[PDB]
Molecule: mir-17 microRNA precursor family
Organism: Homo sapiens
RNA sequence: GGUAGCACUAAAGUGCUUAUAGUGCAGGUAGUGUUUAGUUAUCUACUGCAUUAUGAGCACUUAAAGUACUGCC
Repeated sequence: GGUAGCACUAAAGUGCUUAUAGUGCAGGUAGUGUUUAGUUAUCUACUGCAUUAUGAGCACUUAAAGUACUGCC
C1' cells in the first nucleotide's frame, strides 16, 4: 500500500414538531388616540388565513468518506 470483519464517527437528501421575524389578505372585534380638528375616516391593538426567511428538536433514506482493533497478501 491492498483486502475482510464485528463496531464507532461524519455528510448530504426527505418528512414531522416547535420557536422567532418579515410580507399580504380576510371573516370579524376593540380603541378614536396623534392632529390648526369639526365628526367620522385614516391610525393603533386583537382574532382568523395565506406566504417567505432563520434557529432548535425528532424520525427515516442513500451514497461516499473518516476513526479503532485483529487476521490475511